[PDB]
Entry title: Glucose treated mitochondrial ribosome of saccharomyces cerevisiae class I. Shown are 762 nucleotides from a PDB entry: RNA (Large ribosomal subunit rRNA, nucleotides 1918 to 2892) from Saccharomyces cerevisiae. The structure was determined by electron microscopy at 3.2 A resolution and released in 2025. An Rfam search finds the family "Bacterial large subunit ribosomal RNA" in it. On this family, see Yusupov et al., Science 2001: "Crystal structure of the ribosome at 5.5 A resolution". Among the 72 different proteins in the entry, which are not shown, are Large ribosomal subunit protein mL38, Large ribosomal subunit protein bL9m and Small ribosomal subunit protein mS29.
Context: one part of a larger RNA, bound to proteins that are not shown
RNA sequence: GAAAUCGUAGUGAAGAUGCUAUGUACCUUCAGCAAGACGGAAAGACCCUAUGCAGCUUUACUGUAAUUAGAUAGAUCGAAUUAUUGUUUAUUAUAGUCAGCAUAUUAAGUAAUCCUAUUAUUAGGUAAUCGUUUAGAUAUUAAUGAGAUACUUAUUAUAAUAUAAUGAUAAUUCUAAUCUUAU
RNA sequence: ACUUAA
RNA sequence: UUCUUAAGUAAUAUAUAAUAUAUA
RNA sequence: UAUAUAUUAUAUAU
RNA sequence: UAUAAGAGACAAUCUCUAAUUGGUAGUUUUGAUGGGGCGUCAUUAUCAGCAAAAGUAUCUGAAUAAGUCCAUAAAUAAAUAUAUAAAAUUAUUGAA
RNA sequence: AAAAAUAAUAUAUAUUAUAUAUAUUAAUUAUAAAUUGAAAUAUGUUUA
RNA sequence: AUUGAAUAUAUUUUAGUAAUAGAUAAAAAUAUGUACAGUAAAAUUGUAAGGAAAACAAUAAUAACUUUCUC
RNA sequence: GGAAAGAAUUAAAUUAAUAUAAUGGUAUAACUGUGCGAUAAUUGUAACACAAACGAGUGAAACAAGUACGUAAGUAUGGCAUAAUGAACAAAUAACACUGAUUGUAAAGGUUAUUGAUAACGAAUAAAAGUUACGCUAGGGAUAACAGGGUAAUAUAGCGAAAGAGUAGAUAUUGUAAGCUAUGUUUGCCACCUCGAUGUCGACUCAACAUUUCCUCUUGGUUGUAAAAGCUAAGAAGGGUUUGACUGUUCGUCAAUUAAAAUGUUACGUGAGUUGGGUUAAAUACGAUGUGAAUCAGUAUGGUUCCUAUCUGCUGAAGG
Numbered sequence: 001g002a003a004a005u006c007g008u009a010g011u012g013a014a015g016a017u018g019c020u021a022u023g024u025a026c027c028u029u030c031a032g033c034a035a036g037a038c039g040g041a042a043a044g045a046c047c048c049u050a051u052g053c054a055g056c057u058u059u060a061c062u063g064u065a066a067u068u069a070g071a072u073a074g075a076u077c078g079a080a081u082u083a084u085u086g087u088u089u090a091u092u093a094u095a096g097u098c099a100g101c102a103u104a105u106u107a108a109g110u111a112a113u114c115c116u117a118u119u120a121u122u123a124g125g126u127a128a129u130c131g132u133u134u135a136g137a138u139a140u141u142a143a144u145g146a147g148a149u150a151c152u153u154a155u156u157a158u159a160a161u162a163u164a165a166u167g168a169u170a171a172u173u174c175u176a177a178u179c180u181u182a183u
Numbered sequence: 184a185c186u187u188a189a
Numbered sequence: 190u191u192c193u194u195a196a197g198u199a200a201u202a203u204a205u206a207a208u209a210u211a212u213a
Numbered sequence: 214u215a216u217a218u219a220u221u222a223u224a225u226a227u
Numbered sequence: 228u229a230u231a232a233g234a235g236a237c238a239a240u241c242u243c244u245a246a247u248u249g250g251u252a253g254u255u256u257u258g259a260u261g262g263g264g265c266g267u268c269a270u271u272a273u274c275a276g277c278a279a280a281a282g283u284a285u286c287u288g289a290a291u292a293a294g295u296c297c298a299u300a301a302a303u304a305a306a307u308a309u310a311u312a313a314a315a316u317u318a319u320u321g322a323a
Numbered sequence: 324a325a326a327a328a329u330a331a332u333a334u335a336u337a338u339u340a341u342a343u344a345u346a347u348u349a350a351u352u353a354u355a356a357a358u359u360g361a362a363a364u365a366u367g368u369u370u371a
Numbered sequence: 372a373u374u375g376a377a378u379a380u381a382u383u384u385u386a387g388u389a390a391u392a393g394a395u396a397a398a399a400a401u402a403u404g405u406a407c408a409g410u411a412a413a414a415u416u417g418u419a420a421g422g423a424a425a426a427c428a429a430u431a432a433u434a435a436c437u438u439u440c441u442c
Numbered sequence: 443g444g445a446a447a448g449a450a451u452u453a454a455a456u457u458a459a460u461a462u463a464a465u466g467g468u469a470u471a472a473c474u475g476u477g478c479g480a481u482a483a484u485u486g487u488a489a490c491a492c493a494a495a496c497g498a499g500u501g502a503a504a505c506a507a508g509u510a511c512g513u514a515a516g517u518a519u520g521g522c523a524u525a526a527u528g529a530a531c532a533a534a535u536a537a538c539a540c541u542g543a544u545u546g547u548a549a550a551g552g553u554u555a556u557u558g559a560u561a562a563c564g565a566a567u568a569a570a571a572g573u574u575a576c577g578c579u580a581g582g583g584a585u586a587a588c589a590g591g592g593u594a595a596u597a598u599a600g601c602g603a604a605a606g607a608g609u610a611g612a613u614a615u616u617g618u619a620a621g622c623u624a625u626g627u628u629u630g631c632c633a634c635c636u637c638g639a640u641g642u643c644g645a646c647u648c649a650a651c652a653u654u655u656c657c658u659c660u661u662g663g664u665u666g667u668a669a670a671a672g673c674u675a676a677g678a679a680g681g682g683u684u685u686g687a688c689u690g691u692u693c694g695u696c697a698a699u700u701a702a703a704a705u706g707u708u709a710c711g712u713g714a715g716u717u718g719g720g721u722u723a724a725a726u727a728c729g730a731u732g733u734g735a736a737u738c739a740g741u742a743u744g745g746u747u748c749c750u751a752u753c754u755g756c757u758g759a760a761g762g
Base pairs, nucleotide, nucleotide: 003017006023007022008021009020010019026762027761028760029759030758031757032756033755036753037752039749040748048581049580050579052578053577054574055573056572057571060254061253062252063251064250067246068245070243071242074241075240076239078174079173080172081171082170083169084168085167086166087165088164090163091162107155180232181231182230184198186195188193200227201226203224204223206221207220208219211216212215257269258268259267266286270293271292272291273289274288294563295461296521297520302354303353310319311318312317330348331347332346333345334344335343336342360385361384362383363382366379368376404478405477406476407475409473411457414430415429416428417427418426431452432451433450436448437447438446439445440444441443459468460467462526464524465523466522484507485506486505487504490501491500492499496564509518510517511516533557534556535555536554537553540551541550590634591632592631593630595629597625598624599623600622601621607615644717645716648711650707651706652705653704656682657681658680659677660676661675662674663673664672684698685697686696687695688694725743727741728740729738730737731736
């Protein structure tokens, strides 16, 4: 689902109207009752399953709106001053002065002469030391020093100068840059 | 404002 | 009628050129 | 040496 | 367009860069389990189980064991030499 | 007069054979760096 | 002449003092290769300290075989 | 004949030991000492098996190149064996001399060599936790709720034995631990039923049934029956076995009773007959938990149940 749709024990995917044994039962109803037909209505109640879905949380993961910060080391889109303040140099000053020389602490270079009387650029090496023995009235230098010159050229470095350049920084200011509002 | 022109 | 351009002046205003009368 | 301005005039807007 | 006020090379916008974020958006949230969950576990090796070949399970028993450890090293010297003279591998003295 | 294994060393040479020939028996517990310790040799003074 | 002694200078040599001496053998050291060789542990009778617990020693059997001496 | 010495031989042993677990093996030694060395803890082809789905893994003859030790035979492609590990992709560093996009170079890619992890350990990505009692769909009842079944530890009852009580005596009454059963009520255990079985666990209504007798009737024993009360046991289920306070309550305590106020079974009897207080969804608050959403065996207020009976059955009532 189709029904010619009893009871009980047993049975069986485990609680049988339908199987087994068995009892009972004349046929068709009416009004009641509601124990059963795992009675009807629902393809889930909670369960678990699905590399299902949704909302929601969060220091799950990964994005991201908003918000924030930088790009005169991008753009629209300029400045001025200021005040510090970062830094190149010229400096005579010799500081972070061992007398280990002694004079002195100095970094080094270039490198006979510097300095007291008296009128540029010569003639000495595209890169180039010395004996061979270079001036007129005073400055210093050769020996000890480790390593220490007063020879200069010229190079300075570092505490010391402060001085020029430049950035920057930060404060103001200005503005026909932008830009708000009103009439 | 105004005279041309448009 | 309107509207635009120009020019001419006018007008306003911004100043410039430069003077006025001069004073700080 | 400054200047109130004003000015004709100049710039140049309308 | 004026003008006036205010802001003022700040700040606004564009672009890039970074910070950050359940504000929000997309996602995933393991499986075994004597229902599930919490616990426990996920690979290797050894015994029993495992029944005299091999193989043999479970959320079975393990006093279980493992994810390694061990190496550049202890060398060199070891045949021709001492003086002196040689170079047929040796000569020069002792002893006899 | 000499030699004669074995091995080893030395030296040579034979053979698409790690052989032979002669010669001699080294070393065998060691290797820098020691003012001082110890000891050997060579040359400086007294004793026979 | 000269020997010995002392003794001085050079020269050297020695002394840097250090384990294994055994093919080692169950203490610790290297765990891969090869070659050679040997056997462990436990237990019990012991023994200065020494004791349950240091180290060390001893803990089966000789038939046969060979070699050497020898009555 | 006696002795020494050697060579050893048998027994015993694998309990020692072995790089490390456990097993297997081990003295013919793998174990131990030792010399040398320190190379084979090398390099190409690997047959062939073993194992085995594949990817992998395990043994390994041999051919070839070279090394080591050993007189030699020879042995050696790591360790007595069995654990000691990781795919691809993506980079990297080689190496290679193989490509070289019009050509030449190069870039890059191949080939070989090596490298770091994927332990949820055949590694889904380079990179991802929760909560839902607001929940949803697909499903499963393929694995829990409840109810049936299976089972009988548990629970309930019984028996044998009799230690010990019991004044004196185990068996008047008492009865441990162990022993043997029964039962199929409970707490389990199993997942075998449907998991569209609320009858959602308690009450009410209604009872039916068992007897494992509470009372009532009969009867044995009862130094523990004088009597009466009782105690205990047998037969016996005919009849009967309660009303309140509290609690959602089953239960219990308590009051008052009664002859007694039994014990169960019946989908923990009973709603298509009731109730709905509990447990129970959506609101909600409290303690505790969690970063939080939410959560909790917590506590608490509240909170929606339906069905005209077709069949069976039962109660009556007719007709044929």